[PDB]
Context: one part of a larger RNA, bound to proteins that are not shown
RNA sequence: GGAACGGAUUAAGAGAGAAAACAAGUAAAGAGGGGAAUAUUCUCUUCUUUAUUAAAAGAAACAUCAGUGAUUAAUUUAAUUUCAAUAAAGCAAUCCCCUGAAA
RNA sequence: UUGUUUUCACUUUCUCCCCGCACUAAUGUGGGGAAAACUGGCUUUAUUUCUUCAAUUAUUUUUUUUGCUGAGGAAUUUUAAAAUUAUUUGAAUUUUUCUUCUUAUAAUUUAAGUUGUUUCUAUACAGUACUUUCUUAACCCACUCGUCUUGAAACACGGACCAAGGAGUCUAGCAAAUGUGCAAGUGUAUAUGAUUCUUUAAACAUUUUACGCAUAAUUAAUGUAAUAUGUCCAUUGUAGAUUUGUG
RNA sequence: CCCCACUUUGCAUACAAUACCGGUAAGCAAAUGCUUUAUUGAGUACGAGCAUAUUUGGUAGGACCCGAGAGGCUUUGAACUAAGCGUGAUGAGAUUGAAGUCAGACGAAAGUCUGAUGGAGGAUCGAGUUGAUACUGACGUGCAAAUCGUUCAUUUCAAUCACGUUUAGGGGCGAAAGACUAAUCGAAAAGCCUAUUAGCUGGUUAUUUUCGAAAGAUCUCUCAGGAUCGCUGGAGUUGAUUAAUAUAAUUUUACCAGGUAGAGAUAAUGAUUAGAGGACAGGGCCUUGACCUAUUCUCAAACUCCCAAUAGGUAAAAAGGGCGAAAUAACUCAAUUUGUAUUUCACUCAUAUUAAAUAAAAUAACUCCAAGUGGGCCAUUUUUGGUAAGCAGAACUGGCGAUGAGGGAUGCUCCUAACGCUUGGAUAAGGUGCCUAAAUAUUCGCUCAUGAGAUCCCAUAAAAGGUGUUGGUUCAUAUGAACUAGCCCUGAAAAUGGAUGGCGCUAAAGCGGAUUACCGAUACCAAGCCAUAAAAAGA
RNA sequence: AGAAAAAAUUUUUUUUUAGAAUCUUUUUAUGAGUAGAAAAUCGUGGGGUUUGUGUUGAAGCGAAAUACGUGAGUUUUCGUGGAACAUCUCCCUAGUGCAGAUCUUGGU
Repeated sequence: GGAACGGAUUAAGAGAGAAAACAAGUAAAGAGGGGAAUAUUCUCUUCUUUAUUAAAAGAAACAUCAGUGAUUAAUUUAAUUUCAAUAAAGCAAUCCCCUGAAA
Repeated sequence: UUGUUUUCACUUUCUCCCCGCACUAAUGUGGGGAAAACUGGCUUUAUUUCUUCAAUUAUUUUUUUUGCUGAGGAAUUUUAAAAUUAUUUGAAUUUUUCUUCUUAUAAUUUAAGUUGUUUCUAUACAGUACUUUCUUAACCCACUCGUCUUGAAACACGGACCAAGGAGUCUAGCAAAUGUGCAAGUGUAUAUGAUUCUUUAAACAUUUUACGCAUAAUUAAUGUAAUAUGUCCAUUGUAGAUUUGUG
Repeated sequence: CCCCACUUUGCAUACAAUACCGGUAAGCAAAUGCUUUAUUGAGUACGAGCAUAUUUGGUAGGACCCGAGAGGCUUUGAACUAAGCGUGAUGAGAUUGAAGUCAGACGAAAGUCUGAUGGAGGAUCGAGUUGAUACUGACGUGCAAAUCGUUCAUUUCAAUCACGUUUAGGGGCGAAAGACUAAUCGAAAAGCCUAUUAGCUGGUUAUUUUCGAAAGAUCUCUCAGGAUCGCUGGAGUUGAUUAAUAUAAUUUUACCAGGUAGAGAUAAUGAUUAGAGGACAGGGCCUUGACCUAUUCUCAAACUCCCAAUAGGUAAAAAGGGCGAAAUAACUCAAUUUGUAUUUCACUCAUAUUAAAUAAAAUAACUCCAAGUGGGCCAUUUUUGGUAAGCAGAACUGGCGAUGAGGGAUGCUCCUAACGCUUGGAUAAGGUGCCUAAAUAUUCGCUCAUGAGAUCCCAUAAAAGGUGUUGGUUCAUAUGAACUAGCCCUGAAAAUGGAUGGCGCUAAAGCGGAUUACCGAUACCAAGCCAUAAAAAGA
Repeated sequence: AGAAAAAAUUUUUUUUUAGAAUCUUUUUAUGAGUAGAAAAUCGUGGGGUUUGUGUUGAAGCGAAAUACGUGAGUUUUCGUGGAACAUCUCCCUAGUGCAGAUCUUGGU
């Protein structure tokens, strides 16, 4: 490297984003706003600002369960004409567990 | 048919012999004979972790690693019992350090659908990480759409391309459906009327046998025409919705 | 409580039944028409309809949009072109040489010749003019919707040209070709009836979810169509909830009905080959036949003694059945229980696991309204025609159509198997030399091919051979025969280059088995989520 | 138709606390599809109604969005833009939804 695009699934690039995709409260000083008491004293509040303790949340990872698989070792008492050794005895030699061939 | 039962045929040898003497595939040998019981086979007696105790079914009981999953969310079914553990009482029987039942008490989980711990993101404010769009890749798959036709990827027909426009409607009458209002009636027709006058071209009203359709059928048709009147009860069955009672 | 099991009362509705009214019969008839009985109507037996809104279907209309060839009506055209007319024009040049005339010659005569002159002709050649024969020339998105070049016909007349003029649409006009009548003609142009009509062609517009077909049928101036049946959907009601009864592309046990496959010719019919045994005729005492009689060979879709499988029907109890009583008749017999049938009362039959099973048996019924469809095709098996056919025509069933998915190398139909979205498993059909996922697995055979062979449909293959090899089996005498079937070979030739899918494969990756393991789907199991359907449960 | 948890220091602080019938909770089964039938949707033009959006730039248009929806779509950002825009609150109405017709028309 004689098409082109697509589906499914990842990738590397290139972009975008903080609204769940971390950090409540506390102290300091700026900007605002309200409510009550008899136009201004009392008092409650939200944002910027400095830093200062929480925490929660997800993703990992292992363990623990319960559900579901795969693996590789097995196991119980039955059942079914199933052995094999162990070491002492015997028994028979074409003989016998057997297996043939004949009336 | 039919049962038995009886006959002789069959082992080994790295043993020995004879002939052929090396004649053989051969660390031997072709043919012919013996020998034995090592080998095998049977009967025993003991023995089974020396070696065995197979296998195949039956009912069972476990176990080694491990893969995948976690819906739910319990103001009375996350409750009750079971199970298991520690207690307590009575029994059982294969007799028990996971033996069984039930008697009482607690906890727990095998009941009663994941939870725990530790990391990390991060001690960030958007970064090259993270989210996600676009982009090529690469593996695997991937035939021109519409169309009529039983059948189109077609050597069937239409389509160079893009934008806008572009095809079951409306009226009449009818039907069933479902809603709605009224019911033996219904509609209010033409039209009239008003203390109705931008919107009013509608809305509102209608001084007791008008008409459509329905209240009766039948039939060429004069026509005729619905319990039968002893009863304000009021057709006959069989299933059949509904109601009284009992146990 | 409460489902209950009896009883108790008894709508809708279904199945029946009576009445009674109109029609029609029949019988009667002194019309107040009657009469039990038949029949018939869309009847009637305690009224449901009307109005209105929307819908969907049907019909008429443009009627889903688009599409003809046409037909009719009223006009306009003869500048082109046609034929006719009037008034005018126009036609180089040559060639031939009619009549008449003259002269001369011959001829008794009649007459004849010969040379001039002369200047005839729908005469000749011929530029041009008018045409347009051929090169099937060039051209053939042109110079041109018919041109251009060369060739060729025409050229003094039935000539050519002008202008003016006439004849107009089923009309004209035509040296006839249906020619022409203004890039228009087997019926011009313009406008309209008209949006003519079209059983036919084409097109006919957002989404998800649910149920989901037919290509059979009947009649049709019907065979490219329609109607009406079938199958489909919606809507409703009934039934149902009581594990059942109703019910059932099912069997069981009873019970039937059969004459196709088969089988037969010694049962009939139609065939049909042989001999044998006997007492009408042929040939030349004899022989051949037929014919009688018992046999014998092979037989039939439209033959049948007998006779399957398959397919079909009835059956298996409560609205009912048993055995009893009483009622009713105008039926019934000799006969008011003599029966019949019906009705009222009784006594009582399994179902407290269901009078044989089995059943996601009400997802059943039934009513209504409507659609789509009426050209089908393929496979196994049975099958008819046809030489056969991927041919035509049937039967049963299953597919496709209307259908993805995995295999079949590829492939609408073969096989496996029918599908929301996902995760995991284990398998199917099918595979496991590589392409290409799993075995160069195991295990026993057979197999070498100078065109081997290799998964149904499926893409060729036979009769016939073989002293290739392998098994068998019969014979003979570890040899000789004969057979036999397995593989292999011959039989075995075609068209681009060429197809076990390709590469390849021979101690197979061939052919025939067997033994496992592994791989293998959206089918199968478990789990999650989605919607649909049903059920719980809560005002 | 009635209290669960955490953070503080029994009492303070933090979260929640369902009763809308074509509705909510729960369970099981099911999921093919042309021609065809139904339902649920989504959008366009106009109308009434309701309660909003407008030049501290809307509609419109291009490009988009950690956006939402099975989907048609809906919603939103930036850029252009410079005047009118909605109703899902409910309901009527329609010249109401295009890729295709040798579609029509225009451009290429």
Background:
The RNA (28S ribosomal RNA, nucleotides 430 to 1591) from Plasmodium falciparum 3D7 has 997 modelled nucleotides. The depositors describe the entry as "Cryo-electron microscopy reconstruction of the Plasmodium falciparum 80S ribosome bound to P-tRNA". Among the 73 different proteins in the entry, which are not shown, are 60S ribosomal protein eL30, 60S ribosomal protein eL8 and 40S ribosomal protein uS19. The structure was determined by cryo-electron microscopy at 4.7 angstroms resolution and released in 2015. The sample was in a buffer at pH 7.5. The 2015 paper behind the entry is "Dynamical features of the Plasmodium falciparum ribosome during translation". An Rfam search finds the family "Eukaryotic large subunit ribosomal RNA" in it.